Record summary
An RNA structure (23S ribosomal RNA, nucleotides 2018 to 2904) from Escherichia coli K-12, in which 887 nucleotides are resolved. The entry is indexed under Ribosome, Antibiotic, Myxovalargin A, MyxA. It holds a match to the Rfam family "Bacterial large subunit ribosomal RNA". Released in 2023, the model rests on cryo-EM data to a resolution of 2.1 angstrom. The PDB entry is titled "Cryo-EM structure of the E.coli 50S ribosomal subunit in complex with the antibiotic Myxovalargin A". The 2023 paper behind the entry is "The Myxobacterial Antibiotic Myxovalargin: Biosynthesis, Structural Revision, Total Synthesis, and Molecular Characterization of Ribosomal Inhibition".
Context: one part of a larger RNA, bound to proteins that are not shown
């Protein structure tokens, strides 16, 4: 996908219309129900993945719109005050020696005198603090000066000049003031202009500010681009991610788990190299403090000690432990091997140069051996001309040596990273988890083996310690085999069905069974087995009943049969937790429930052909289904038993409970086809007197039919054949002994006995009645074809119908008729009709009148409609073989 589309059980990618085994089952429709076709609808929304995706958070990352800081622009003029700094100033150089308050040196004999000589004085300063310098003044040319001395001969001189150092002017820096001319004006007036805009004009207030532009420091979920790890008995939480050692590992190497136990991420200029030498733990004896152990001496013993550090394998020639000289912890190779996917790691004899220990053979390229560590890139440092963008250097590059990574997630995505979605969304898996199924049975549940005890005594009437074996599949679990291109979850509700390890009712054995009533074990699965209060509840508690209110499996039976209170969307809130977006051992209040049935199942009901000539009826019963409950009272009997209280068995009889069938006489319900009351409007001309509509207007009654709540009935006795139990007679086995041979009881379970269905019971059955007793031809010569004549018995159609019916089906009836309508008379049912009289001012009363109306009912009647035909169905019913007729 195509179908010729049962059932169980079992098997199987682990719940079969299709596999095996083995029941059933003629074909073929029609009304109806949903248990199953892991039915249909949607490439499961839960869960996990993927170096998927979107919004959302934030003290994840790195960025940035805004906002703020300063320096340069635009951008100026004074003045003051104070930096710097600068033309130049003075000031400002006793060193120890003295002219001392001496620049020096070069230079170079004075220099100086209104500055009034010198000196004086004096007052001010200096200045080394001594004292001195300087200014006046005096006082008058004459000083000093090489003076004389020194660091220095002189500052006698003058130069260069520096000791120190004031100003002045000044690249300018700053702070303040002020001012007008940049530069603002979202003041007022004037003009373009009949114009709250814009531009220009006057004028006022601001002012070098404010603002803007480059560049800069902060700050910035406002806003953006992303990151945010794997392994995993599902994922999260937890642990762990490289390296060493030792068991798993199966006597070469290797070899796995969230498989059992332990180390490393150093250390040491010696703890390295040589040479020389040495040799232990632990105990027992003796000895001062001094004991369990310091030191020391014998002895016994043998590496049980030691290893710079874990574990294993070494270790006396020690590889252990001392000392003495070093610096081989060398440089440059390396024959040949191991291990590794590579990328790498190891282990080396020897060769050439220096070199340390030894007298010499000779050891030494780190340390008993295995852990102690990190690629690449980009970079630092030093050494080398290798290279050097015209050329010559130089930068930069190579090249040899070397430095920087818990890149520890440790073959290392990046210089630099967290979170949330219940508002979600894609791609994808039963590679993977919730539910069910499946395997399994640690749990869990039922049984059973041994017998310490308990039970007065006494294991075993009832319990059963320590311990031990089993079964179911039924809990909690384990696993992940089925199903993510969908197998919707708890309870309810409706309907169910099977085990039985049994809650009532039946049988029976033991009792620490006196009788009532218990205990406990064995037989049995026919029937039957509570209603409410609280809760979403299964459950559980609790109130009341019952014979009794079993236990389980059935996708924890049932949503293509109902519901949707609880979990488990989007809406809020509280508690909590979180900077937060949100979230939960948690509460709370709200919240859309599809399918018209095609196979299979089932429950009804029809057509077709079979059953061997055709037809109408009765039956016989292979199979099958219903159906099966039980209290309570009296009698037996206050008997048996019992001290007494209490109080039976076994028989017998009424009378209820729930279920179940028929029915409608009775009590009722319903009665929109019967009869009346009444309200609002609208017609019938109007009056009276009707009808329409207003849920049958809105109500009271009420026939037929249906019907419960109404009233009749059932369950059985009885038999057969057992079960668990209990004999009888009886040996094996001189006795016992239910059994082996043999014979007897025994239950609501079986088989019958009651009711219904029932010959498609294809193995198709039996009785009874009834119908049909004609002619020709053809061929392939036979259960053979066609013609003509003939048309039964019955049935079917078709009308009238029905306490029968979805449609068929089923039953009455068709004039020689009561099938239905009508009509006739009765009955029931409502409740005194219309009209007419009468009383009364009138609604209205009364009389005539138990009147009028009356469906589906009861007896009755051909009024009308149930037509004469026609239609199908035939015309004597195969073959073989037995028995008869006739042996």
């Nucleotide at each position: 996908g195509a179908a010729c589309u049962c059932g169980c059980u079992g098997u199987g990618a682990a719940g079969a219309u299709g596999c095996a085994g083995u029941g059933u089952a003629c074909c073929c429709g029609c009304g109806g129900c949903a248990a199953g076709a892991c039915g249909g609808a949607a490439a499961g929304a839960c869960c996990c993945c993927g170096u998927g995706a979107a919004c959302c958070u934030u003290u994840a990352c790195u960025a940035u719109a805004g906002c703020u800081u300063g320096a340069c622009a635009c951008u100026g003029a004074a003045c003051a005050u104070u930096g710097a700094g600068c033309c130049u100033u003075g000031a400002u150089g006793u060193g120890u020696a003295g002219g001392a308050u001496a620049g020096g040196u070069g230079g170079g004999a004075g220099g100086c005198u209104u500055u009034g000589a010198a000196g004086u004085g004096u007052g001010g300063a200096c200045g080394c603090c001594a004292g001195u310098c300087u200014g006046c003044a005096u006082g008058g040319a004459g000083c000093c000066g090489a003076c004389c001395u020194u660091g220095a001969a002189a500052u006698a001189c003058c130069a260069c000049c520096c000791u120190u150092u004031a100003a002045u002017g000044u690249u300018u820096g700053a702070u303040g003031u002020u001012c007008u001319a940049a530069c603002g004006u979202u003041g007022a007036c004037c003009c373009g202009u009949a114009a709250u805009c814009c531009g220009g004009g006057u004028u006022g207030c601001g002012g070098a500010c404010a603002g803007u532009g480059u560049c800069u420091g902060g700050u910035g979920g406002g806003u953006a681009g992303u990151u945010u790890g794997a392994c995993u008995g599902g994922g999260g939480c937890g642990g762990u991610c490289u390296c060493c050692u030792c068991c798993u590992a199966a006597a070469g190497a290797g070899u796995a788990a969230c498989g059992g136990a332990g180390g490393a991420g150093c250390a040491c200029g010696a703890a390295g190299g040589u040479u020389g030498g040495c040799u232990a733990a632990u105990c027992c004896u003796g000895g001062u403090c001094g004991g369990a152990c310091a030191u020391c001496a014998g002895g016994a013993g043998g590496u049980u000690a030691g290893u710079g550090c874990a574990a294993u394998g070494g270790c006396a020639u020690a590889a252990g432990c001392c000392a003495g000289c070093u610096u081989g912890a060398c440089u440059g190779c390396g024959a040949g091997c191991g291990u590794g996917a590579c990328g790498g790691c190891g282990c080396g004899a020897g060769c050439a140069g220096g070199u340390g220990c030894g007298a010499a053979a000779g050891c030494a390229g780190g340390u008993c051996a295995u852990a102690g560590u990190g690629a690449u890139c980009c970079g630092g440092u030093g050494g080398u001309u290798c290279u050097g963008a015209a050329u010559g250097g130089a930068a930069g590059g190579g090249c040899c040596a070397u430095c920087g990574c818990u890149c520890a997630a440790c073959g290392g995505a990046u210089a630099a990273a967290a979170g949330g979605u219940a508002c979600u969304c894609c791609g994808g898996g039963g590679a993977u988890a919730a539910c069910a199924g499946g395997c399994u049975g640690a749990u869990a549940c039922c049984g059973c083996c041994c017998a310490a005890g308990a039970g007065u005594u006494c294991a075993u009437a009832u319990c059963g310690a320590c311990g031990g074996c089993g079964g179911u599949g039924u809990u909690u679990g384990g696993c992940a085999c089925c199903u993510c291109g969908a197998u919707g979850u708890c309870g309810g509700c409706u309907c169910a069905u099977c085990a039985c390890a049994u809650c009532c009712u039946g049988g029976g054995g033991c009792u620490g069974a006196a009788g009532u009533a218990g205990g406990u074990c064995c037989c049995a699965a026919g029937g039957g087995u509570a209603u409410g209060g609280c809760u979403g509840u299964u459950c559980g508690c609790c109130a009341u009943u019952u014979a009794a209110a079993g236990u389980g499996g059935u996708a924890c039976g049932c949503g293509a049969g109902c519901u949707g209170g609880g979990u488990u969307u989007a809406g809020a809130a509280c508690g909590u937790c979180g900077u937060g977006a949100g979230a939960c051992a948690g509460u709370u209040c709200g919240g859309u429930c599809c399918c018209u049935a095609u196979c299979u199942g089932c429950c009804g009901u029809g057509g077709g052909c079979g059953c061997u000539g055709g037809a109408g009826a009765a039956c016989u019963g292979a199979g099958g289904g219903g159906g099966g409950c039980u209290g309570c009272u009296c009698c037996u009997a206050g008997u048996a038993c019992g001290a007494g209280a209490g109080g039976a068995c076994c028989g017998g009889a009424g009378u209820g409970g729930a279920c179940g069938c028929a029915u409608c006489a009775c009590u009722g319900g319903u009665g929109u086809u019967c009869g009346g009351g009444u309200u609002g409007u609208c017609a019938u001309g109007c009056c009276a007197a009707u009808g329409g509509c207003a849920c049958u207007g809105c109500c009271c009654g009420g026939u037929a039919g249906c019907u419960a709540a109404a009233u009749g009935c059932g369950g059985a006795a009885g038999a057969g054949a057992u079960a668990a139990g209990u004999g009888c007679u009886g040996a094996a086995a001189g006795c016992a002994u239910c059994u082996a041979a043999g014979c007897a009881c025994g239950a609501a379970a079986c088989u019958u006995g009651c009711c219904c269905c029932g010959a498609g019971a294809u193995g198709a059955g039996u009785u009874c009645u009834c119908c049909c007793u004609g002619a020709c031809c053809c061929u392939u010569u036979a259960a053979g074809g066609g013609u003509c004549c003939u048309g039964a018995a019955g049935g079917a159609a078709c009308g009238u119908u029905g306490a029968a019916g979805a449609c068929g089906a089923c039953g009455a009836c068709g004039u020689u008729g009561a099938u239905a309508g009508g009509c006739c008379g009765g009955g029931u049912g409502u409740g005194u009709a219309a009209g007419c009289g009468c009383a009364g001012c009138g609604a209205u009363g009364c009389g005539u009148u138990g009147a009028g109306c009356u469906a589906a009912c009861c007896g009755g009647u051909a009024c009308u409609a149930a037509u004469g035909a026609a239609c199908c169905g035939u015309g004597a019913g195969g073959c073989u073989u037995a028995a008869c007729c006739u042996u």